[PDB]
RNA sequence: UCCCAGUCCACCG
RNA sequence: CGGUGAGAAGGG
Numbered sequence: 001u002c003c004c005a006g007u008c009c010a011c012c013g
Numbered sequence: 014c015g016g017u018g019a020g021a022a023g024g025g
Base pairs, nucleotide, nucleotide: 002025003024004023009018010017011016012015013014
């Protein structure tokens, strides 16, 4: 660098 | 509540 993504953030509806 | 984007902490 990368894969995953229960809070948080931005943008849509 | 839904759809993208991001990605704290954690794991790989």